[PDB]
C1' cells in the first nucleotide's frame, strides 16, 4: 500500500427553460469552470389525438393549416445577471450535507425583420 | 419538475481476515 467480509452510512442532475382542458403517451428543451449527472423506479410544463379559444380575411360559418390567451410553422439577425465548480461559515470520525458570498452559458428564453388558406353567406 | 425516491454501482467508517512491500 492492496484485496475481502460483514455492519453502519454517504453519494445517486448544475442551474436556465416549459403549463387552457379530457383522454392517450415516454430516453420531453438548454447549455455549464459538473463528467458516476453509471443504473434502476417513479413523476413531468413536451409529443400525440379530441374539446374550446386565437390568427390565417371586416364579420359569420364549414372545412384546413399552425398555435395556446403577448395564441405563425419555418429562416437570418441582435441579444443573453444562471448554477454548480470556487471560497467562507455551521455541521459529520469521515463519505458529504446546510447557507451566505464570488467568476461564466446556451435554447424550443427574449428582440427585430422575413415569413399567412379554400368554400360559402353576412355589411 | 436535471425534479422524487434507492434495491445495484460509486464512495466513508468500524471490524475481523488476506496479500503485497
Ligand atoms: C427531466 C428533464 C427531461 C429529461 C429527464 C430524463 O425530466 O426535464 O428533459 O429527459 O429528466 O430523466 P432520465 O435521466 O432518468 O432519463
Nucleotide at each position: 500500500g492492496g484485496c475481502u467480509u460483514u455492519a453502519a452510512g454517504u453519494u445517486g442532475a448544475c442551474g436556465a427553460g416549459g403549463g387552457c382542458a379530457g383522454g392517450g403517451u415516454u430516453u420531453a428543451u438548454c447549455g455549464a469552470g459538473a463528467c458516476a449527472u453509471c443504473g434502476g423506479c417513479g413523476g413531468g410544463u413536451g409529443c400525440c389525438c379530441u374539446g374550446c379559444g386565437g390568427u390565417c380575411u371586416u364579420c359569420c360559418u364549414g372545412c384546413g393549416a399552425c398555435c395556446g390567451u403577448u395564441a405563425g410553422a419555418g429562416g437570418a439577425c441582435u441579444g443573453g445577471u444562471a448554477a454548480a465548480a470556487c471560497c467562507a461559515c455551521a455541521g459529520g470520525c469521515g463519505a458529504c450535507u446546510g447557507u451566505g458570498g464570488c467568476a461564466u452559458a446556451g435554447a424550443g428564453c427574449a428582440g427585430u425583420c422575413c415569413g399567412g388558406g379554400c368554400a360559402g353567406g353576412a355589411a | 419538475a436535471g425534479c422524487g425516491c434507492c434495491u445495484g454501482g460509486a464512495c466513508u467508517u468500524a471490524a475481523a481476515g488476506c496479500c503485497a512491500u
The RNA (glmS ribozyme RNA; glmS ribozyme substrate RNA) has 144 modelled nucleotides. It comes from the structure "Pre-cleavage state of the Thermoanaerobacter tengcongensis glmS ribozyme bound to glucose-6-phosphate". Ions in the entry include magnesium. It is bound to 6-O-phosphono-alpha-D-glucopyranose (G6P). Rfam match: glmS glucosamine-6-phosphate activated ribozyme aptamer. By type it is a riboswitch. For this family Rfam cites "Control of gene expression by a natural metabolite-responsive ribozyme" (Winkler et al., Nature, 2004). Crystals were grown from: 15% PEG 4000, 1M LiCl, 100mM MES-NaOH pH 5.4, 5mM MgCl2. Soaked for 5 minutes in: 24% PEG 4000, 1.5M LiCl, 30mM MgCl2, 100mM MES-NaOH pH 5.5, 20mM glucose-6-phosphate, VAPOR DIFFUSION, SITTING DROP, temperature 295K.